[PDB]
Context: bound to proteins that are not shown
RNA sequence: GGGAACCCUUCCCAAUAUGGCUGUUCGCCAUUUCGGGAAGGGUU
Repeated sequence: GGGAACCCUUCCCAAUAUGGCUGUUCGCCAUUUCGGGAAGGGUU
């Protein structure tokens, strides 16, 4: 090779996970993820 595990970045989708937002609703954002993909890097 093929398994079995990760770690960096860096964009998606998702999470009442944790919050923020107009006193005529059905929503919009932020962070985190010991949640999933992508795309390069590496590692055991």
Method: X-ray diffraction, resolution 3 A. The entry became public in 2022. An RNA structure (RNA (45mer) containing HP92 of the 23S rRNA), in which 44 nucleotides are resolved. The entry also contains ATP-dependent RNA helicase DbpA, not shown here. Crystallisation conditions: 0.2 M di-Sodium tartate, 20 %(w/v) PEG 3350. Ions in the entry include magnesium and phosphate.